C1' cells in the first nucleotide's frame, strides 16, 4: 500500500452504516412528493476473515 470475500451484532428469516444509477411499488390531475422496495448494481466508510 492493493486485491478478495464476508455482516456476527439483529424484536421469527433476511436485513452493517451512508450515498448514487438502473428499475419499480404507494399517493397526486399534474407539479411532485412517501416508504424495510425483501429488485439489479456502484462508491466511499464501520467491523470480521484471507492473499500479493
Ligand atoms: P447462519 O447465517 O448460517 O445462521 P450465522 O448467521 O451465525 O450463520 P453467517 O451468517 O454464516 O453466520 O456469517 C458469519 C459471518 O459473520 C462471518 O463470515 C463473518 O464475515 C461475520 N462476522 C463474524 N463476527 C464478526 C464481527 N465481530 N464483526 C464483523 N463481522 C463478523
Nucleotide at each position: 500500500g492493493g486485491c478478495u470475500u464476508c455482516a456476527a451484532c439483529a424484536a421469527c428469516c433476511c436485513c452493517g452504516u451512508a450515498g448514487g444509477u438502473u428499475g419499480g411499488g404507494c399517493c397526486g390531475a399534474a407539479a411532485g412528493g412517501c416508504a424495510g422496495c425483501g429488485a439489479a448494481u456502484c462508491u466511499a466508510c464501520u467491523g470480521g476473515a484471507g492473499c500479493c